[PDB]
Context: one part of a larger RNA, bound to proteins that are not shown
RNA sequence: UGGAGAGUUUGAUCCUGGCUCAGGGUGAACGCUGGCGGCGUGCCUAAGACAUGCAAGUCGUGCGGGCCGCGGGGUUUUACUCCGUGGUCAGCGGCGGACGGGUGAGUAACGCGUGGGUGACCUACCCGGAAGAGGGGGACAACCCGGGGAAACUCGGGCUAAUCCCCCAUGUGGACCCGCCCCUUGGGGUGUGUCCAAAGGGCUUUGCCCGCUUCCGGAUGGGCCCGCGUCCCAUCAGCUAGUUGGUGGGGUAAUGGCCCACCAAGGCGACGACGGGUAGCCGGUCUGAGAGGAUGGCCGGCCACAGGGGCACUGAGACACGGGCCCCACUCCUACGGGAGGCAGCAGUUAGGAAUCUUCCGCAAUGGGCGCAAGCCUGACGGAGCGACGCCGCUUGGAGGAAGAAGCCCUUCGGGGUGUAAACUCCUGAACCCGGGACGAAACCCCCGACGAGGGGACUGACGGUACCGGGGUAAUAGCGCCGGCCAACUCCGUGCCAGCAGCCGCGGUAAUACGGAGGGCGCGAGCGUUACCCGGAUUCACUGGGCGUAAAGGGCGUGUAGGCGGCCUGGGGCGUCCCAUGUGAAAGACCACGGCUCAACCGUGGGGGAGCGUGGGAUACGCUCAGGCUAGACGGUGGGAGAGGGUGGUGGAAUUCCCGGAGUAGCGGUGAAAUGCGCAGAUACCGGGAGGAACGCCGAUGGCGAAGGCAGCCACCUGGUCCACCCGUGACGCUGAGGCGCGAAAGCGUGGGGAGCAAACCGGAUUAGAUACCCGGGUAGUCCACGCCCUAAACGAUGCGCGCUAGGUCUCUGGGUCUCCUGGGGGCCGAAGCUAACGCGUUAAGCGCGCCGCCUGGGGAGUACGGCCGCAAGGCUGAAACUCAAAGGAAU
Numbered sequence: 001u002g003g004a005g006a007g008u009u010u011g012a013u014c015c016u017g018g019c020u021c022a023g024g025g026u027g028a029a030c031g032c033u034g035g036c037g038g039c040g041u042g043c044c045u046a047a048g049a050c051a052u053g054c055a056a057g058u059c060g061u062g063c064g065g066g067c068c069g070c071g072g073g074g075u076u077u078u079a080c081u082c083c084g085u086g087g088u089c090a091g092c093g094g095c096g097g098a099c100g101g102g103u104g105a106g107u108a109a110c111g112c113g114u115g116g117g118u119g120a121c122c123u124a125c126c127c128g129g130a131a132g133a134g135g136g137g138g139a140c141a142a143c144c145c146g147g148g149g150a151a152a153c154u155c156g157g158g159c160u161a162a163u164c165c166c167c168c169a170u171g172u173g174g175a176c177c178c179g180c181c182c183c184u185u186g187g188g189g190u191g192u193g194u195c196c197a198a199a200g201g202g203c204u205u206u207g208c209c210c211g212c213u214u215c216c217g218g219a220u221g222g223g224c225c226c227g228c229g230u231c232c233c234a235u236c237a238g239c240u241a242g243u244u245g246g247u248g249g250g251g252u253a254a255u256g257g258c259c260c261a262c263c264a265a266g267g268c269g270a271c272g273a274c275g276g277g278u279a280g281c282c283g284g285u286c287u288g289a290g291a292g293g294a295u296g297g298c299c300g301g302c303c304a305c306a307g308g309g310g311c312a313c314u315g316a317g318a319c320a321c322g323g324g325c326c327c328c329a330c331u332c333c334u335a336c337g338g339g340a341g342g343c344a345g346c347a348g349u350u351a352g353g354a355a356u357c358u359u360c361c362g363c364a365a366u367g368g369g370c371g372c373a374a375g376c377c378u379g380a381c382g383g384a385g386c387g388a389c390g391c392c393g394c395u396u397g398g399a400g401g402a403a404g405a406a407g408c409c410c411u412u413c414g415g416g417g418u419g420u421a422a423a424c425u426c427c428u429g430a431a432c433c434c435g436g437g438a439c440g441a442a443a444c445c446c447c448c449g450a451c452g453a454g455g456g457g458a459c460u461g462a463c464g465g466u467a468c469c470g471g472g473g474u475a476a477u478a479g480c481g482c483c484g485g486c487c488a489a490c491u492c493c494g495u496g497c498c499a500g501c502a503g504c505c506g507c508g509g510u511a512a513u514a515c516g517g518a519g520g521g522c523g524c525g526a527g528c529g530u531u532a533c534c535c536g537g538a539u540u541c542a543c544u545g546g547g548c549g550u551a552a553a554g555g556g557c558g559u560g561u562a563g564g565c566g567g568c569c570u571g572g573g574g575c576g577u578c579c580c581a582u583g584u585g586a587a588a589g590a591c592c593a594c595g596g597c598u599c600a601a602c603c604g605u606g607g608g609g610g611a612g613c614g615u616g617g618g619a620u621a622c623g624c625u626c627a628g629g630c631u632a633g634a635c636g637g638u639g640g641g642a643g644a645g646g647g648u649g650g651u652g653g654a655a656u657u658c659c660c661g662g663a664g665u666a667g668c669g670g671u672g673a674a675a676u677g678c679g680c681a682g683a684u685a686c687c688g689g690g691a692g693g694a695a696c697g698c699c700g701a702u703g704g705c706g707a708a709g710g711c712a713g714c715c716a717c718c719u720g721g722u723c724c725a726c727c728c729g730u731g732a733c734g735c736u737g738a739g740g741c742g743c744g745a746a747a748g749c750g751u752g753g754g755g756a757g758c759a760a761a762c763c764g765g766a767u768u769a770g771a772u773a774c775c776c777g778g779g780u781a782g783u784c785c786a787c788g789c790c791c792u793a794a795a796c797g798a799u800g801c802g803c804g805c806u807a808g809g810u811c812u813c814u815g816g817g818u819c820u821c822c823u824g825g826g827g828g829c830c831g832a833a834g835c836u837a838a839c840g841c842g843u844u845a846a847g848c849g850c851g852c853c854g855c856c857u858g859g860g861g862a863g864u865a866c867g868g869c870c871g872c873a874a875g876g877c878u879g880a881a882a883c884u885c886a887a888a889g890g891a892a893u
Stems, first nucleotide, its partner, number of pairs: 005021004011893001013891003023535004028531005035394006041387002043352001048350003052347003057095003062092002065089010102305003111230008121222002126218007134168005143158006173196004178191005200210004231277003238268003243265008280302004284295004307328005330341004358384001360383003366380001367378004397427004407418002410415001432472005440463001445457004479524005484505003490519005500507002546856003549839002554853001556743004563736003567630007575623002577619008591607006633733001634730003637726005645719007652696001657691006667678002704711002748789006757783002762778004800852006808830009834841002858885003867878004
Other pairs, nucleotide, nucleotide, family: 005537cHS007485cSS009016tWH009888cWH010012tHS012892cWW015551tWS016888tWS017887tHS018886tSS019540cHH021487tHS021538tWH022537tHS029354cSS033388tWW033526tWS038601tSS045356tWH046351tWS046352tHS047103cHS047305tWS051348tHS051359tWW054379tHS056096tSS057369tSS060064cWH060090cWH061202cWS062162cSS063161cSS064090cWW064142tSS091141cSS092162tWS098315tHS100321tWH100322tWW101306cWW102344cSS104105cHS105304tWS107280tWS108278tWH110227tWH119183tWS120224tWS120254cSS121253cSS123124cHS123220cWW132198tSS133211cWW139162tWH140161tWH141160tWH142159tWH149151tHS149152tHS151338tWS169198tWH170197tWH170198tWW171172cHS171173cHS172214tWS173214tSS177192cWW197213cSS199211tSS208451cHS223253tWS223254tWS234272tHS234273tWH235866cWW236274cWW237269tWS237272tHS238273tSS242245cWH242262cHH242263tWH243266tWS244266cSS252254tHS257262cWW282296tHS283296tHS283587tWS288290tHS288291tHS289539cWH290545cWH291543cWS291544cWS300586tWS312319tHS312323cWW313320tWH314318tWH315317tHS329342cWW334337tWS343347cWH346379cSS347359cSS353355tHS353356tSS357385cWS362364cHS363380tWH364382tWS364441tHS364461cSS365381cWS371373tHS371374tHS388526cHS392600cSS393599cWS395477cWH396478cWH401420tWS401423tHS402404cHS402421tWH404419tSS409416cWS411414tWS420422cWH428475tWH429474tHS429476tHS430474tWH431473tHS437465tWS437467tHS438466tWH439464tWH442460tWH443459tWH444458tWH449452tHS449453tHS461462cHS461463tHS465466cHS477526tWH478479cHS478525tSS479527tSS482489tWS488522cSS489521cSS495498cWS495512tWH498508tHS499508tHS499512cWW506514tWS542857tWW547553tSS548553tHS552856cSS554555cHS555853tWS556708cSS557707cSS560739tHS561738tWH562737tHS563852tWS566732tSS574575cHS574623tHS585610tWS585611tHS590608cWW597601tWH620621cHS620622cHS631731tWS631732tWH633731tHS642721cWW643705tSS643720cWW644703cWH653695cWW654694cWW655693cWW656692cWW656756tWS663685cWW664682tWS664684tHS665683tWH666679tSS667683tWS669676tHS670675tHS671673tHS673766tWS674765cWS675765cSS675776tWS676764cSS692756tSS693756tSS701712tWW706709tHS708743tWS723824tSS727728cHS744791tWS744795cWS745792tWH747790tWW748873cWS749872cWS755782tHS759781tHS760780tWH761779tHS767773tHS768770tHS771773cHS789872cHS790874tWS797799tWS799846cWH806845tWW807831tWS810829cWW833842tHS833845tWH836838tHS836839tHS837890tSS838891tSS840846tWS842845cHS845847cHS858887tWS861882tHS862881tHH863864cHS863879tWS864880tWH865879tHS871873tHS871874tHS
């Protein structure tokens, strides 16, 4: 008792990671092949349309008739007329047609599952118990008469029976109103009043059977309600007004907005309403070590539907597959007025499809309907048919037979292989022949007996002259895939990047174990392959069982809402959690054992486990909750401190440019060279003065501040964070944070202002093969300010936040201290343990741990399309699919 991995990214390596294979499975289908039998199984598509036959009836012991007989009476005879009996036909009446059989279209729902509720209910036939059935009246079919219609059928008139309809009576009882009582949502009892019963039939007739009525109950079946569970998309976020609730009423077997009138204003949603997509649910089935994934054919349970839509009638029950009405689509008949239909029943046809069967036998068995019974009806069902579609069993032979035939075959030409394979010898004897030949069936029935118990007897087999038994008896189907690696199996020849293979790696451009053939070989064998699809391997959505520095992955930062999470001590409760008992957990299936068919498949019998949920009882450590209590987290106080942290105003000096003046030439500038350009309207260089804009040298880092973006002349103001000491106050006040909100470099946008220098565009010069560049001379937007917007970044430490825990060394910024050295906060470096694919990380963790958030899930297509939201715009955020590749990739060598 349960878990195997492999190929493929590199020259090679490790890792990441996708793809692919080995396994198992299927209502299969397709190809090549195909012998027997048992048991199962077979429209998965157009819930497309359907010819034909069959698929629900049955009662003469409920009733009266019609037609066709046979027979007997009344009579002197006829006509006429009375009775009995057989067959048959429908009718009235009853029970059944609400089952059984079919299909999953619809439905994401109390539909289903599971556990419960009904003091809110029903239940024909069956069973038990109590009481009863007295009298009277009535009608409609059938039938008869007549009318309209092609038909379907329809209208009128007359007669009649009943277990058909009605009235009166009896009232065991029961129903309703009011009251009282017990219960306690409409349960049970009681009193008055009112109201309500009945069917008859048959004889082995003067009793017994079948049945009728009211009521109480049983049993079975069912309605309704409630907790929990039940797929994808949030590029679906708001939805609703019979809506939510109330009162009254209607309705029903019964609760309920179920429906209606009136009133209230509600109800539902991120614990995902509403909307869209898909889908019948389950027992189970397949797979998986398990958790889980996938699934719901067959069989069993539930639901739903019966050409599409609506509706109700009759009933115990239906809103009714083979009942009714209307609308619609369609087929059909038609004398065009108008009618008849509904295989998702069995079988069969046709259509669609890769694909799915006999227009069979029987009611012998089991089951069902009706009947006293006989018995009738049952395409339920029991069987047979077709299909390797699945499972199991079985055959195509058994033993002997050369150092080895022939052929084919390779060959170092000597041999090697196919091969004991064959031939052949002997043996058995699938097929097939002959004979016998079932179980399934004993009841119903009838006789005895009480129409009981019990005893006795007879009838009855579709399968089938089948299974099985016995005798006889021939050696008598083999195929398919594969042989480069993964992956068991190699050789020749043909071919020559062709023809073609190919699941993934990859083969083939003349010696191909990879194509085609051949020999040989491997695998499986009545099958073998292929395609499709499901689970596995795939810890490749990771709950078990994964990740995010550089491989895909940390949100640009913060604030904070919901939510998740929560320090130490005590006590109550006992929700979570655990324990005991008990109910439930249908059958089938699965598992074990025994057993039946010669085995098995298949089947019978018995056994064991079952999570979840209900009920009762118990525990209280942890979580939860309530109550009280502690500082050690958190926050606050007091005193200190450093800082380019932010906003505002003002102010300083250096430089560039321009303008004015002085002086003073002939060039300056620029490059690798140059040229454009600028200069005698005098530039460049120099001195003085002035205007203006932008930036802020040295200090400066070897640094500092901020949540990030980011922040440095100096001064003032306003203002944020933070660190330390004291350990004074509060007393868990905490951490994180979907959404919300704010902030957010540069470029860019709007309005207005500014404009030194710089500089996209642009205009020129040069370079060059070209030069829509690099170099040079110019230059607009812009760069700057105000206000409003945009919201992105290699927004980087490519490293969310908080807390706790784990050697040290060294440098440094900042604070405290007994100031060698020590102690706190921050910044660097080297390194213990450890981690990491590696590089590297290492108290400023990439270590060891807990909490919460965000994000990834191979590459390309694509940060694209669509949708939504936002924006003036540019665009931003959110963010696919088809198609396509076996890689893309990280570190290290």